[PDB]
Context: one part of a larger RNA, bound to proteins that are not shown
RNA sequence: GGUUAAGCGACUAAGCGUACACGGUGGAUGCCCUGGCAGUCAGAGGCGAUGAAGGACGUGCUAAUCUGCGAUAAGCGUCGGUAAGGUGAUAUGAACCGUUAUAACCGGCGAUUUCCGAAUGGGGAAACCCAGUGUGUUUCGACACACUAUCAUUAACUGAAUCCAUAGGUUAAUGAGGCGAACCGGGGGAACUGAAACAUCUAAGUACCCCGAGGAAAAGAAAUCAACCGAGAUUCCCCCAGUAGCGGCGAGCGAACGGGGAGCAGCCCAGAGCCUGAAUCAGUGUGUGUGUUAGUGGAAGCGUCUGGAAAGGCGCGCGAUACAGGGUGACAGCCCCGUACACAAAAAUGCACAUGCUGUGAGCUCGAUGAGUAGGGCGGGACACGUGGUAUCCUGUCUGAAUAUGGGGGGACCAUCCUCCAAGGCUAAAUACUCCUGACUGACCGAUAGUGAACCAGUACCGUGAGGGAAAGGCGAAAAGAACCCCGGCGAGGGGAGUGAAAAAGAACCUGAAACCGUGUACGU
Repeated sequence: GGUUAAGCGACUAAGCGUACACGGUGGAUGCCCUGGCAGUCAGAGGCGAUGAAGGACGUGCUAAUCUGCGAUAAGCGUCGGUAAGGUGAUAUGAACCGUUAUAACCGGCGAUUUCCGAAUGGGGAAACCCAGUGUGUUUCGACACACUAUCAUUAACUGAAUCCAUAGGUUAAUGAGGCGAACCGGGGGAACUGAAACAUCUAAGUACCCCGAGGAAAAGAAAUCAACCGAGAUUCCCCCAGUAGCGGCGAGCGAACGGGGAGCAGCCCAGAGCCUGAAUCAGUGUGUGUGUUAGUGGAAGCGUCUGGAAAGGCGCGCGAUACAGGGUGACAGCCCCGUACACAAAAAUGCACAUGCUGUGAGCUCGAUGAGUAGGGCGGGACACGUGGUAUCCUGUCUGAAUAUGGGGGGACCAUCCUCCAAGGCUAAAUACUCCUGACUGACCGAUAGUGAACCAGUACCGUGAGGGAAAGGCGAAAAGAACCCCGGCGAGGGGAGUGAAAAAGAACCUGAAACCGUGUACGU
């Protein structure tokens, strides 16, 4: 070294796992704001028959939708501003307008303003159907244009039963109507709930329904309080005080006197005379003043380095009654818009003093002084007060006074005393609110947040209907949004090229997490 035997033995991976690498899915995170949220100071508190709010349809060089507008239709006239650029958006393009003053844009004032809608000539299933009367026809056809709803106040003309009258009837003038945030006065008025059950009580005069008004509403110049001193209408704020009280004396409910403040304002009728337009208010012409609705001017930086880009670094300057904020290829006092400050209105309008006007009546004397009322019986309600010993208020029902030599109140009631004067009315401020307009602010949000809605959202969608009700933001500085070539179906999709700082931004586009799914390698099985 060969063969046989016995013994022991890894290398396999259909598939699977862990790890790492490269990716896919997906849309978290961070950064962001033409959107929201909460307010401050001002404005304003209304729109509508002269046709509103909200809609239908139309309107363009326009096919749709949004915005605007209305058959004069993204508009027409006019006054102003302002101007070198313009004909709103997606959204180009077309055809055009304009440049020193009729382009466009901004504001004041006008014109036009279809149809539906209070809808109002009648009707009606909104955006439609059909009339009467009067006017117009180089054609006097129907078509077109205007008027014609109801109710209330007034007037004229009419006019019954019924003689006058009255009702009624027609017409005309003037007004109302409908819509819409909150606050506001009033008519009605729950329950769950609390009481550890529940009925008195609570919730609560709340939610809701209804009526009406205004920039505010309501309230209001003592028949109020006090307490023998005095105060001096109403409204709001701070105290008094969770007190006194009320209370199945439970649960709960809960004052006022008095004190400090905001604000402050007082009048008229219930009547005739005298003097007489004498204070006041309102509607309204004019004047000045001053706000609002367009606007005008508004300081001061350059070099260098990095970079795709400079506002950043570095150097040296400058303005600042302006360093509030925003934009610009990264972070800008000096690039742009602004900001501080200084200015401005042909026109309409607010508010203020002044003034003309139509109307309203001033001060004076002598009067007058709120009756089915106050009070009372019955039933309820309101007062913090639940019937209590319960004053005060309102009144559904039945009653019913006195007259300043009178009457109310002072928490049962009586006397005394003090105080006030009901049964007529008005009145600003301090108070309540925000659909809306402008300016400014935030230890408010930043796309599952903030509005339901950052976006063509009260949409899509659902529902017969009342009603319910989403999702959905980000390429880049600039579209420079990828000419041209190739595979492919004149595809989808891809590979090149090119743009760009970047395509480790390519339109499903910033960042690009996680679950979840793959290709590859190491090790295990």
Description:
The RNA (23S rRNA, nucleotides 1 to 525) from Escherichia coli K-12 has 525 modelled nucleotides. An Rfam search finds the family "Bacterial large subunit ribosomal RNA" in it. A reference for the family is Cannone et al. (2002), "The comparative RNA web (CRW) site: an online database of comparative sequence and structure information for ribosomal, intron, and other RNAs", BMC Bioinformatics. The structure was determined by X-ray crystallography at 2.1 angstrom resolution and released in 2015. The PDB entry is titled "High-resolution structure of the Escherichia coli ribosome". Among the 51 different proteins in the entry, which are not shown, are 30S ribosomal protein S18, 50S ribosomal protein L24 and 50S ribosomal protein L2. Keywords: Protein biosynthesis, ribosomes, RNA, transfer, exit, peptidyl, 30S, 70S, 16S, ribosomal subunit, posttranscriptional modification, posttranslational modification, RIBOSOME. Ions in the entry include magnesium and zinc. Noeske et al. published it in Nat.Struct.Mol.Biol. in 2015: "High-resolution structure of the Escherichia coli ribosome".